[PDB]
């Protein structure tokens, strides 16, 4: 790739939501590693990037 688990965050649609965060996940379909994003992870940074297991 394919499978099994899973950290992490994106779009979409429907129903809801006027909500003070940085301690960060609404609830119900559907689509993602992807040159976005990340709160997850590598790195002494600036940068960079899903991970274990298993054909």
């Nucleotide at each position: 790739g394919g499978c099994a688990u899973u950290g992490u965050g994106c779009c979409u649609c429907g129903c809801a939501u006027u909500g003070c965060a940085c301690u960060c996940c609404g609830c119900g379909g559907g689509g993602c590693g992807a040159u976005a994003a990340g709160u997850c992870c590598u790195g002494a940074a600036a940068a960079g990037g899903g991970a274990u297991g298993u054909c």